The RNA from Candida albicans has 249 modelled nucleotides.
The entry also models magnesium and potassium ions.
The 2025 paper behind the entry is "Molecular insights into de novo small-molecule recognition by an intron RNA structure".
An Rfam search finds the family "Group I catalytic intron" in it. Rfam 15.1 lists 5,602 matches to the family in 1,395 species. About the family: Group I catalytic introns are large self-splicing ribozymes. They catalyse their own excision from mRNA, tRNA and rRNA precursors in a wide range of organisms. The core secondary structure consists of 9 paired regions (P1-P9). These fold to essentially two domains - the P4-P6 domain (formed from the stacking of P5, P4, P6 and P6a helices) and the P3-P9 domain (formed from the P8, P3, P7 and P9 helices).
Method: cryo-electron microscopy, resolution 2.43 angstroms. The entry became public in 2025.
It comes from the structure "CryoEM Structure of the Candida albicans Group I Intron-Compound 11 Complex under Magnesium Condition".
[PDB]
C1' cells in the first nucleotide's frame, strides 16, 4: 500500500516502493443471554 | 475512528509426537 | 503455519492442612 | 477452649507458560528511609501499604503472556435536578 | 443532563518480542 | 545421501569499571589458517 486503520514482513532494495500473511473496524447472515455484548460463516477490504 | 496509561511476577525451560 | 500427551512451573486467585501460637483485653 | 487475627510454610485445581528460537547461552535493576495494614490495643512481619510513596545509584530494566489498579466508552435499574 | 450500583468492552506479535553474545559454511570421526 | 558429535589461525592470568553482572581498556606467558571464515542474511 493493501484497504478503512494496523501488525510482521519475500522482491526491488527497508520499511522509499510492489507484494504476502494475519489482526481490528466496517457491513451480511446464524444460535445463546434482558441488553451491551460472545462464538461462528462469508465480504470487502 | 479507535485499540490508553500505571504497577506486580519472571519461574520452570525436557522426552516427544502430530503434522502442515 | 499449529495443535496434542507426559513430566514441570512465578506471582496472585480458589480449596485445604500445618499453623505460630507473640503479649497482655478478654470473651466463649 | 483453643481461640480467634495478623505472618510464615505445604498441598491440590484452573488459566497459563515451558514443550514451541537460527543449535542455542544470557537479561524482567540495586540499596536506603517511612509504615498502611493484625483478635478491644501492642508485636512481628512490614512484600511501601504486593499491585506502590519518598531520596539516591547503576547503566537504564523485552508482555502482547499470567496477575492488579485507573481512565474511557458502552448497558441496564432506581436516584435527583 | 448529572449521581451511584452492576455488566460488558478497549486487536493481532512471544514457535525468541527489545537487546547482548554465539552458531549457520570446511574439516575428521560415528549412527541410519 | 542425509543427521549428531567435536575441532578449526587461540587460551589461561592480573588490572580498571559495576549493587553485581554486561561489556570494553591495558598488560603478561605463550601457541599461530589443512584450507579456512573470524561477511553472512539475519528476521
Ligand atoms: C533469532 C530472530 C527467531 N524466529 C535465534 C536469535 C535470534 C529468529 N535462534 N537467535 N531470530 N533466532
Nucleotide at each position: 500500500g493493501c484497504u478503512a486503520g494496523g501488525g510482521a514482513u519475500a522482491a526491488a532494495c527497508u520499511g522509499u516502493u510492489u507484494g504476502u500473511c494475519c489482526c481490528u473496524u466496517u457491513a451480511u447472515a446464524u444460535a445463546g443471554a434482558g441488553a451491551u455484548a460472545u462464538a461462528u460463516a462469508g465480504a470487502a477490504u | 475512528c479507535a485499540a490508553u496509561c500505571g504497577g506486580g511476577u519472571g519461574a520452570a525451560u525436557u522426552g516427544c509426537a502430530a503434522g502442515a | 503455519u499449529u495443535u496434542g500427551c507426559a513430566g514441570c512451573g512465578a506471582a496472585g486467585u480458589a480449596u485445604a492442612u500445618a499453623u505460630u501460637a507473640g503479649c497482655u483485653u478478654a470473651a466463649u | 477452649a483453643u481461640u480467634u487475627a495478623g505472618a510464615u510454610a505445604u498441598a491440590u485445581a484452573a488459566a497459563c507458560g515451558u514443550u514451541c528460537a537460527a543449535c542455542g547461552a544470557c537479561u524482567a535493576g540495586a540499596a536506603g528511609g517511612u509504615g498502611a495494614g493484625u483478635a478491644a490495643g501492642c508485636u512481628a512481619a512490614c512484600a511501601a501499604u504486593a499491585a506502590c510513596c519518598c531520596u539516591u545509584c547503576c547503566a537504564c530494566g523485552a508482555g502482547c503472556g499470567c496477575c492488579c489498579g485507573a481512565c474511557a466508552u458502552c448497558u441496564u435499574a432506581a436516584u435527583g435536578a | 443532563c448529572a449521581u451511584u450500583a452492576u455488566g460488558a468492552u478497549g486487536a493481532u506479535g512471544a514457535c525468541a518480542u527489545a537487546g547482548u553474545c554465539u552458531g549457520a559454511a570446511c574439516u575428521a570421526a560415528a549412527u541410519a | 545421501u542425509a543427521u549428531u558429535u567435536a575441532g578449526a589461525u587461540a587460551u589461561a592470568a592480573u588490572a580498571u569499571u559495576u549493587a553485581a553482572a554486561u561489556g570494553a581498556u591495558a598488560u603478561u606467558a605463550u601457541g599461530a589458517u589443512a584450507a579456512c571464515a573470524a561477511a553472512a542474511u539475519u528476521g

NCBI's taxonomy places the organism under Eukaryota, Dikarya, Ascomycota, saccharomyceta, Candida.